[PDB]
Context: bound to proteins that are not shown
RNA sequence: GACCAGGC
DNA sequence: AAGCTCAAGTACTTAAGCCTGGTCA
DNA sequence: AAGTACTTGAGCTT
Numbered sequence: 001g002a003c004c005a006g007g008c
Numbered sequence: 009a010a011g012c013t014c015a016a017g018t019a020c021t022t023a024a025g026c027c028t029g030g031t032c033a
Numbered sequence: 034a035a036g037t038a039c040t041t042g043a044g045c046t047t
Base pairs, nucleotide, nucleotide: 001032003030005028007026008025009047011045012044014042015041017039019037020036021035
Other pairs, nucleotide, nucleotide, family: 001033cWW002031cWW006027cWW010046cWW011046cWS013043cWW016040tWW018038cWW018039cWW
C1' cells in the first nucleotide's frame, strides 16, 4: 500500500 | 469566401473524521 | 454516477 472485519 | 456564435461532443475531477486490528503479496 | 468546465465543427452571415 490493496482487500474483508469492527466502534462512535 | 470568410468570418464567428452557433451547437453537440470530447476530456477531468471529488465525493465526512477518527481509532482498532485482521492476512498477505 | 453527477456535474462542471473545456473544446472541436459545420452552418450562416458580410